[PDB]
Context: bound to proteins that are not shown
DNA sequence: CTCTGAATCTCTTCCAGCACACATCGGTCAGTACGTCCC
DNA sequence: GGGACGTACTGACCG
DNA sequence: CGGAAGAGATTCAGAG
């Protein structure tokens, strides 16, 4: 950087 | 001697936006230098 | 004096 | 712990 995890606003 | 118009099984798609923080991105068999305990 | 497989430490290949 | 359509397959029959 991708991608994958989750998490929180709407 | 079969042919063609409907019922049925099977395989492929795709689902609202934004933010914020982690982990991952060669294992393993094959070679290639140190090095230190008794020889 | 001495000398060679652990002890790292990679090169690299294919899954 | 998925509808919902498309396609591409399978079978049933009316006979002839």
């Nucleotide at each position: 950087g991708a991608u994958g995890u989750g998490u929180g606003c709407u």